The RNA (23S ribosomal RNA, chloroplastic, nucleotides 536 to 1282) from Spinacia oleracea has 738 modelled nucleotides.

Context: one part of a larger RNA, bound to proteins that are not shown
RNA sequence: CUCAAGCAGUGGGAGGGGGACCAGACCCUGACCGCGUGCCUGUUGAAGAAUGAGCCGGCGACUCAUAGGCAGUGGCUUGGUUAAGGGAACCCACCGGAGCCGUAGCGAAAGCGAGUCUUCAUAGGGCAAUUGUCACUGCUUAUGGACCCGAACCUGGGUGAUCUAUCCAUGACCAGGAUGAAGCUUGGGUGAAACUAAGUGGAGGUCCGAACCGACUGAUGUUGAAGAAUCAGCGGAUGAGUUGUGGUUAGGGGUGAAAUGCCACUCGAACCCAGAGCUAGCUGGUUCUCCCCGAAAUGCGUUGAGGCGCAGCAGUUGACUGGACAUCUAGGGGUAAAGCACUGUUUCGGUGCGGGCCGCGAGAGCGGUACCAAAUCGAGGCAAACUCUGAAUACUAGAUAUGACCU
RNA sequence: AGGGGUCAAGGUCGGCCAGUGAGACGAUGGGGGAUAAGCUUCAUCGUCGAGAGGGAAACAGCCCGGAUCACCAGCUAAGGCCCCUAAAUGACCGCUCAGUGAUAAAGGAGGUAGGGGUGCAGAGACAGCCAGGAGGUUUGCCUAGAAGCAGCCACCCUUGAAAGAGUGCGUAAUAGCUCACUGAUCGAGCGCUCUUGCGCCGAAGAUGAACGGGGCUAAGCGGUCUGCCGAAGCUGUGGGAUGUAAAAAAACAUCGGUAGGGGAGCGUUCCGUGUUAGGGAGAAACGCGUGCGUGAGCCGCGUUGGACGAAGCGGAAGCGAGAAUGUCGGC
Numbered sequence: 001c002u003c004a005a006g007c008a009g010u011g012g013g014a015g016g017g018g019g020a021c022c023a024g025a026c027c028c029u030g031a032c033c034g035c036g037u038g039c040c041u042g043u044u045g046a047a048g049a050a051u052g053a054g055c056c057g058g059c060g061a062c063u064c065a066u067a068g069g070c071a072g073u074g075g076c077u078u079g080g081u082u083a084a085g086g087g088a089a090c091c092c093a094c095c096g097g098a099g100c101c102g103u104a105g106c107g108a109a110a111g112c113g114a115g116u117c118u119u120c121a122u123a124g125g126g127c128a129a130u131u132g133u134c135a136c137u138g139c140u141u142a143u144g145g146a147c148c149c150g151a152a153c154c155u156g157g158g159u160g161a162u163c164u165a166u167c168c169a170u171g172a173c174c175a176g177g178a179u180g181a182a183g184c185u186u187g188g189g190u191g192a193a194a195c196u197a198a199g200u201g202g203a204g205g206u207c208c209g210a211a212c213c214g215a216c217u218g219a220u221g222u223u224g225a226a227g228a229a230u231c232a233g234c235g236g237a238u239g240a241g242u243u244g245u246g247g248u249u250a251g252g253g254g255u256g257a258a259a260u261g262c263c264a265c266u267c268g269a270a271c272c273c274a275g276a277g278c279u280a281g282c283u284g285g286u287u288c289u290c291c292c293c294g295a296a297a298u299g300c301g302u303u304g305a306g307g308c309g310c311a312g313c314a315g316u317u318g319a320c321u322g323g324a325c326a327u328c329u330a331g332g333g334g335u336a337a338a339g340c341a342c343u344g345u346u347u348c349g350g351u352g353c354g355g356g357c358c359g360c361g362a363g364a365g366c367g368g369u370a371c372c373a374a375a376u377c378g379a380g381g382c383a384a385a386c387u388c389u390g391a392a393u394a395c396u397a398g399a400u401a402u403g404a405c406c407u
Numbered sequence: 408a409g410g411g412g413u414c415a416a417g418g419u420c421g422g423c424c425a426g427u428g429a430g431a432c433g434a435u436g437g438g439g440g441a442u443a444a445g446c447u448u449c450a451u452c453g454u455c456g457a458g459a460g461g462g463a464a465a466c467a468g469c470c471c472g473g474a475u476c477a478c479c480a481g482c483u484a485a486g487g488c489c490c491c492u493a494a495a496u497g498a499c500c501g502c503u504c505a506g507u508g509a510u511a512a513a514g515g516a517g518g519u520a521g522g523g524g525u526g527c528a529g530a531g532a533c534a535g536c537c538a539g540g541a542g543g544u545u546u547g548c549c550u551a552g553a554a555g556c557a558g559c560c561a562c563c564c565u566u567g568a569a570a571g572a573g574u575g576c577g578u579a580a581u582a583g584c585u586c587a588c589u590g591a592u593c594g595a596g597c598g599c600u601c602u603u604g605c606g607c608c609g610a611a612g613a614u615g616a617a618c619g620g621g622g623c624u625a626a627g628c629g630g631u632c633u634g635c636c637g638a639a640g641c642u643g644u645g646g647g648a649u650g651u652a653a654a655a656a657a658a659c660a661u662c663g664g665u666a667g668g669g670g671a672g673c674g675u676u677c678c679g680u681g682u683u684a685g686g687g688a689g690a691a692a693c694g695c696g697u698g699c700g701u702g703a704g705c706c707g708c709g710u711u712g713g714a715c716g717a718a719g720c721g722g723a724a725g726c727g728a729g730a731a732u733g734u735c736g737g738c
Base pairs, nucleotide, nucleotide: 009035010034011033012032015029016028017027018026039052041050054738055737056736057735058734059733064144065143066142067141069139070138071137072136073135074134075133076132079101080100081099085095086094105112106111115127116126117125118124147285148284150282154275155274156273157272158271159270165249167247168246169245170244171243172242173241174239176208177207178206179204183200184199185198186197187196188195212236213235214234216233217232218231219230220229251267253263254262255261260269288672289671290670291669292668293667298311299310300309301308302307312427313426315423316422317421318420319419320418326400327399328398329397330396331395337389338387339386343383344382345381346380347379348378349377351375354372357368360365403414404413405412406411430455431454432453433452434451435450436449437448438447439446460471461470462469476645477644478643480642481641482640486636487635488634489621490620491619495633497632498631499630500629501628502627503625508623514608515607518605519604520603521602522601526597527596535592538589539588575584576583647662648661649660650659651658673727675724676723677722678721679720680719685715692711698705699704
C1' cells in the first nucleotide's frame, strides 16, 4: 500500500527518508502517467490452453588413440625422413638409412619408353612429356561405445515349486437335523417265477445347515484399516471333499477338468548375472563474450517419402577475366486477342438429291405427296487438345552510354 | 574539359568446409474442387520465414520502411488533425436524414439531388368537379349461350362537343359499373421514359452493447486548397567497429539477422619460469564497491576468515550450465 485491473518491469518522477565525510552529486522508498503477450525447445506459424522446470547449490555432454585429406606455422632442400632397437632408465645428447615419400609415362598384359596405347597400318584420337619432404597445431573423414541420456528385445550361463498348477507319502478334519434305495423278513399270489401290503434297513458325486472351503449380488472402501479388504446377504459342505507335515516336476521348459491361465505382488515365454556403454535413419538435451558474412524449405534418384546422395542457394581461400543495373536494335516463337479457310460443333432461312405417308385394271406398269432431310449458298455463334491471322511481356544475341569524392 | 586521385560496383573456374531438402500467406496465369475453403498443385513476383520500428483498436504473412551506438534537436513516408490519444471544433463548393457512416443478393419503390432527351400547354395542359360515353350488335359462329369482354377472325360506318364493334370490373349469357376520349367549371407549368449520385426496405441465433469507446447532422460521404502531426526512414552533432593496404592520420563505403560459416578474445584448475614478491602488521575464500572494458571479465577496498600463494611470458585440459518427466543433496 485497504476504489483497486495487475509476466510485475521499464522511461518520466509527486511526497518522505539518508551516510560520524558541508554534493545542482549519490543511495532507499515510490503519489500518478505512458509503454511492455515469462523463458526454453520447436514450428509455415507458439503469450500460448503445445513440450520441459517446485525452488536453491553441486555433478552432468563432440573426447582420446591410430590413420587419410586440407590449411597455418616451422626445419631441412648436397632431396627429405628415420622405425623398431640401443641410452649411469623416463625425457634427453648421440647412434640406428631397414623402410617410406619425391625423381617416367604408356598399355589389360608382354612389352616399349619421352613417348606410348588404339590398327591391315597409317593418317587421326586418348593418356603422357614431370617434382619436394619431415614435423607441430587446427579443421574435417575413417575405425573403436565415438556428442550425452533413453528402449521393446535376442543369446549364453546360473537361481527359484516357503506363492500357485499336477501328483506322491503320510497323518488330521467334516456340529446338528432331514429324506428314506437295493437287499432281507412276514403276509397276500403262483406248477415255480413274476407281482404286491406291511415291517426291517441306512444307500446317495441326496436334502437343510455350523466348522471348513469358496467368491454370485450389493453397499462401503479408492493419497484405504487392507497393493482385493470390511459389512449385509450368497454356493458346496461324505466328496471329482478340505487341509497339516515331507517330497516331485523348471523356462527353445514345467504344469494346466484348457483361461495362454499358474510357475515367489513378474508370464503370448520366470528371475539373476554376463555378451553389453546391444542397436534406435526416433525423441529429449548439448554450458563463457564481441566483430564479419549469411541460407534453404527446390530439381533429380532412392524398400524412399519426417532419412540419405548430387545438383541448386551459405561461408572461406586461390585463379580467370569483364560485367551488373539502364536505354536501343536483330532473331525464332503461336500464348492473350481475334477468326471460321482446315478439324469438330451449331441455329435460322433459300435451293433441294435422298427419305415418310397415301393412290392405282392385284405379278410387265406406276403416280400422288397435312411430309423428315444429304450437299452447297446466305446470314449467325462456340472450341485446353481448331488456326488462312497474331500482339504485349519473356528468352537469346549484339550495340551505346563514365557510379560517389580532388584543380 | 582533361591529367593524376580515393572509394563503392558483377560474374566464370577450382580448393577447403556447412546447413537446407515439412514451407506459409498475398498479387497475377491457370489446373483440381462446387471457378466452396485460413483447401490442394504448379508457374512468375512480394513479404514472413530470419525483420525490429510507424500505420492498420488488438492482428506473422496488407501498407510504409530495412534497427552499428548516443542526443530531454530537426524534416518527412505510409496514415491522420471533436475527446479518450500527437496534430485544423481549418477553409470554399456539393451530397445523406439513414445513426446510413459497422455488416450481403435477386427484387421492391411519387425518398431525395443533378444531367440530357422527349409529349402537351394563358387559340389555356395536368389533378379534382355535375356532364355525354348511341339503333340494328339476340351479328355471321360448333344453333345449349357466348350478346363490347372464354376462344375465333372482321377490328364496320354512321349520328357527332366526343365513342374502341372495346383496357378492366360484373353476368349461365343479358343487365349493370368504369376507363379510353370530348364538352363545360377551372386557371398555372405539368405529364411519361433514359441516366446517374447518396439513401430506404429486402436483412433473423443462441452468457451482455460490439463503429475501438465516448459521442457526432457532420466530428459522415464526394471534390478542391493549404498548414501541421507522424518511424529505429532522412538531416544534424559526437562515439565505436569493419574494408581500401600495412599503422597511424585522412577520407569514401559498410555494420537487422535463425540454420550456418569465418575472425578476435575472457575466465577455470593444474605445470614450466618459481622453494619468485606478496603473505599471522592477514593469503585462499566469503560477502560489498558513487573504478575500469564492447563484453566475457578486470581492479582497489576493509570486515568476516585463518594460511597460502599474483603477475608477466608460455603450456595442458575431468575448463564455463537454466532447461535433458536429467542426477545427488538441502529446503
Overview: The entry is indexed under Chloroplast, ribosome, ribosomal protein, translation. The source organism's lineage runs through Eukaryota, Streptophyta, Embryophyta, Chenopodioideae and Spinacia. It holds a match to the Rfam family "Bacterial large subunit ribosomal RNA". The family is grouped with related families in Rfam's "LSU clan". The PDB entry is titled "Cryo-EM structure of the spinach chloroplast ribosome reveals the location of plastid-specific ribosomal proteins and extensions".